The RNA from Streptococcus pyogenes, together with DNA, has 192 modelled nucleotides.
[PDB]
Context: bound to proteins that are not shown
Parts: sequence; structure tokens; C1' cells
RNA sequence: GGCCGUAGUGCUUGCUCUGAGUUUUAGAGCUAGAAAUAGCAAGUUAAAAUAAGGCUAGUCCGUUAUCAACUUGAAAAAGUGGCACCGAGUCGGUGCUCACAGCGUGCUCAGUCUG
DNA sequence: TAGTACTCTGCCATCAGAGCAAGCACTACGGCCGATTG
DNA sequence: CAATC
DNA sequence: CAGACTGAGCACGCTGTGA
DNA sequence: GATGGCAGAGTACTA
Repeated sequence: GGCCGUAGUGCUUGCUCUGAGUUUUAGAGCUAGAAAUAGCAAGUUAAAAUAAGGCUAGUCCGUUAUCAACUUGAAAAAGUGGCACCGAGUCGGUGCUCACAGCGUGCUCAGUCUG
């Protein structure tokens, strides 16, 4: 190193459900005041929606992942952009071609012999 | 002079729970097992 | 048979 | 595997004759 | 749990 067997922890994906919450409406507010206003009364509950919505019409789906620009593309996707050196306030500047020859140095590959 | 139009500052964001299934990743113990070449 | 990968 | 040598290729780092 | 929306107060330019 690997093979396991035992135990624990964390995380991921999918499904079936629960309780609330929010919003609009219903639950006759009263008295005195032209009126704003003041004083009392009352409050606990329910219906519907809970991503707008979609077509595939299902007791289904709708918040995850993926995503610079341009060209070719139906789409899936494929293509598109010079290098070196000196520098540095988000990047700047300079240079680049050849052919032959001379000198100095280094590297790689291969072979030789010896331990 | 009133009607848009732009800027700055503070507030505000649905939330809890129960099962079931499959998997990976990591930690932590114990037992045992490797092979080839000089 | 022992040591290393 | 170490040493030394040999050969080939390549390259850098300068110059020179010209383009 | 930041970070974008939103209302409201403030200020300013133009018909």
C1' cells in the first nucleotide's frame, strides 16, 4: 500500500406529508357632533391565492446546473487574435528580413572503453 | 410657479417540522495480506 | 531469506 | 550508474562581406 | 447575510 468487517459523523439527490405566515373579502360597530373629532364596544374564525403561468392537459411542469464578443450554423457545436527585449501605477516603449563567412561557449542524441 | 426628474437615506427581505430511499466522503478501530530480486 | 518498491 | 573520449545536430553571442 | 429594490424627503431644471 490493498483487502475487508464494525461503528460514527457530515453532505448530496429524489419523493410523500404537516403546522403556521402573508394578501383580499365576510363577521351590520354604537353614542354626541354639519363636520373633522372625542368617548365606549369589539377583537380568537372562515373562504380563496401562495411564485405570473404553460401545454404536453397530467391529481404534470414552472426558482438546480449552464451562459464574454464575432463568423458558420436548425441545433448540438466548430472556428476567430505574431514574437523578442528593456522597463512599470492597472500596462508602456523599442525592435523584427536575408545569404555566406570567422571566433568563443553550451546543450541534446548516439557510440567506445574502464570501474 | 407647478410639473417632472434626479439623489440620498433608512428599512427590508416566508419560516419551522416529520418520515423514506439511494449514494459519497471522512474518521477510527482490528485482522490479514505482497511480490520480486539480490 | 531479507529488504525495497 | 561514474569517468573520459568521439561523432552528428542544434543554439547563443558578437563580428565581417554584401543585399 | 450581503445587496438590490423601494418609499419618502430634499433639491433642481424647465414649460

The reconstruction used 248,187 particles. It was solved together with Gag-Pol polyprotein and CRISPR-associated endonuclease Cas9/Csn1. The entry is indexed under CRISPR-Cas, RNA BINDING PROTEIN-RNA-DNA complex. Shuto et al. published it in Nature in 2024: "Structural basis for pegRNA-guided reverse transcription by a prime editor".